[PDB]
Context: bound to proteins that are not shown
RNA sequence: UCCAGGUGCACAAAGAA
DNA sequence: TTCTTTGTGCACCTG
Numbered sequence: 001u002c003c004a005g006g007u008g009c010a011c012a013a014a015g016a017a
Numbered sequence: 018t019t020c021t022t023t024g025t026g027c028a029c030c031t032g
Base pairs, nucleotide, nucleotide: 003032004031005030006029007028008027009026010025011024012023013022014021015020016019017018
C1' cells in the first nucleotide's frame, strides 16, 4: 500500500404513529 | 412528541 466483511456511533428528511 | 424508514458521514475491528 489495496480490498472485502463487520462493530457501532452520530446526523437529517419524511411519513407515519 | 416519538418512532421508523430511507439516506449520509466517520472511527474503529477482522483477515